[PDB]
Context: bound to proteins that are not shown
RNA sequence: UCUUUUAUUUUUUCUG
DNA sequence: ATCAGAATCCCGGTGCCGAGGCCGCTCAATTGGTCGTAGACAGCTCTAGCACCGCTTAAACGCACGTACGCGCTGTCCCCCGCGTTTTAACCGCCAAGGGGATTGACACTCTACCGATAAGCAGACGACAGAAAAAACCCTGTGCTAG
DNA sequence: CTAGCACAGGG
DNA sequence: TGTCTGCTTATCGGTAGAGTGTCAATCCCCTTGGCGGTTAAAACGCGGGGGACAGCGCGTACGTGCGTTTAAGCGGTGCTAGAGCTGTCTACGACCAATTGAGCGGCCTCGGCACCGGGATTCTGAT
Numbered sequence: 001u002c003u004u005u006u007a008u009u010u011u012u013u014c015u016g
Numbered sequence: 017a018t019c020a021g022a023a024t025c026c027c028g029g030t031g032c033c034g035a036g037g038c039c040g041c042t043c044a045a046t047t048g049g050t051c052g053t054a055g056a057c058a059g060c061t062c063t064a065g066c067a068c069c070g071c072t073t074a075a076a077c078g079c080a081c082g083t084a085c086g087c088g089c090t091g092t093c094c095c096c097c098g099c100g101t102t103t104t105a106a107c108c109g110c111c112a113a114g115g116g117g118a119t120t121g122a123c124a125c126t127c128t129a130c131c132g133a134t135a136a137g138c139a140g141a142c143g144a145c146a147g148a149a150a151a152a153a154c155c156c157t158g159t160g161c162t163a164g
Numbered sequence: 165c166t167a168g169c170a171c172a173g174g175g
Numbered sequence: 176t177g178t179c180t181g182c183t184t185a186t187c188g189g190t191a192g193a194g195t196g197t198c199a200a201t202c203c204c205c206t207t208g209g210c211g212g213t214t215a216a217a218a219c220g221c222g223g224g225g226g227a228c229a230g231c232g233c234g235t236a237c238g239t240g241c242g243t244t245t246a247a248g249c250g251g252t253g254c255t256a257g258a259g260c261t262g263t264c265t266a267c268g269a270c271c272a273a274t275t276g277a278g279c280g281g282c283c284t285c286g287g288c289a290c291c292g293g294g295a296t297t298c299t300g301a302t
Stems, first nucleotide, its partner, number of pairs: 008153009017302013031288005037282069107212001109210001111208007119200012133186001135184001137182007156173001158171001160169001162167001164165001
């Protein structure tokens, strides 16, 4: 005198 | 046998063409060397060759008998052998020509491998660019535990 | 002892 | 899920010289072929002799049969010698390459051996 999080993948849906 | 009389043998001279030898060339034999497999040799086993014996009887041996064939003799006639003369062609010498043969050349006909193509089959890699939202994401089998 | 029991390893 | 494309396998002719069979070549050897001359030999005929072949006979050898005797044949059993099958290795022979002299064609000369005319002998048939 600050910092401080929001899983991943498989599917589906539609958007232009 | 005693004779001559042929026919054959032997013998000395001659002469000719094939023997037995040398020249030189070439190709088959020798020498050197490697690969492989026929066979030598040892091992084993299983056929059949040999031996032996007895029962049966078929075949063999021996001996008798006589009949029909072996062969020895004879007798005929004619079928070859021998020898003289007549007729054929075998043989030798000589030259001429091309057919064929035993190699070759030439050339077609498989033949055993390397390169080409070329269908078909199998593998390999694909599927625009963004972006919003939502829904869902082990379960059977041990095993120590644990409250009856 | 005992009867399923949760605990979590795993085909 | 189907697009290609690319990669990877058998299939397919294709020669490509190579080896070899064989059907024709050039060479030259040999085979044939035709002609003529002595010349031996084939052919023909004649006569008779002795051998072929048929008939007959004389003897005895061997075919035939039966009684006796031998061992051949069957088939049953036992034993082992050696044929034959088998298993390893290796010495001996095939095959290939290079070198060399043994062996064959050619060429010549020469002497052993065919030919022959005389003289010697060894049979053959007549007596």

Shown are 302 nucleotides from a PDB entry: RNA, together with DNA. The entry has 20 different proteins, among them Transcription elongation factor SPT5, DNA-directed RNA polymerase II subunit RPB9 and DNA-directed RNA polymerase II subunit RPB1. Entry title: RNA Polymerase II-Spt4/5-nucleosome-FACT structure. The 2021 paper behind the entry is "Structural basis of nucleosome transcription mediated by Chd1 and FACT". The entry is indexed under Chromatin, nucleosome, elongation, histone chaperone, TRANSCRIPTION. Released in 2021, the model rests on electron microscopy data to a resolution of 3.2 angstroms.